Context: bound to proteins that are not shown
RNA sequence: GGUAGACGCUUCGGCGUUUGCC
Numbered sequence: 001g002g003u004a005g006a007c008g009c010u011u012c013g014g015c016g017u018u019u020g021c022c
Base pairs, nucleotide, nucleotide: 001022002021003020004019005018006017007016008015009014
Other pairs, nucleotide, nucleotide, family: 010013tWS
C1' cells in the first nucleotide's frame, strides 16, 4: 500500500471501533 472477519451505528451508501491476512 491492498484487503478479510467480527461488533456497534445507519436516515441502507456507508461510518466507527476491533482483530487479522497478502